[PDB]
RNA sequence: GGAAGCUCUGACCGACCCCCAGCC
RNA sequence: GCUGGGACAACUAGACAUACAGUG
RNA sequence: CCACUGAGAGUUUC
Ligand code: GUN
Repeated sequence: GGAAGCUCUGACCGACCCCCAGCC
Repeated sequence: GCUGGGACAACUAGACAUACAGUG
Repeated sequence: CCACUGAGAGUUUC
C1' cells in the first nucleotide's frame, strides 16, 4: 500500500426516500 | 409538509449546484 | 464560466 469490517476526524455545501423526536 | 437529529457518508470531489486543490 | 483529475488517521484478520 490493497480488501472486508470496526472506531475517530475534516472550514463551507449535499434534496427526495429510510429511522427518531416535536409541530399534531 | 415543516423543525431538530441520525443514517445515506472518508462518499461518483462525493444526486444537481456551490466550496478547496492541481492541470489546461 | 468550461473540461479533466485529486478523498484522511488509527487498529484487527488475511
Ligand atoms: N463537493 C464535494 N466536496 C465538497 C465540500 O467539501 N464542500 C462543498 N461546498 N462542495 C463539495
The RNA (RNA 2; RNA 3; RNA1) has 62 modelled nucleotides. Bound small molecules: guanine (GUN). Scheitl et al. published it in Nat.Chem.Biol. in 2022: "Structure and mechanism of the methyltransferase ribozyme MTR1". It comes from the structure "Crystal structure of the methyltransferase-ribozyme 1, 2'-Selenomethyl-Uridine modified (with 1-methyl-adenosine)". Crystals were grown from: 36-42% MPD, 50mM MES pH 6.4-6.7, 100mM NaCl, 100mM LiCl, 10mM MgCl2. It was solved by X-ray diffraction to 2.85 A.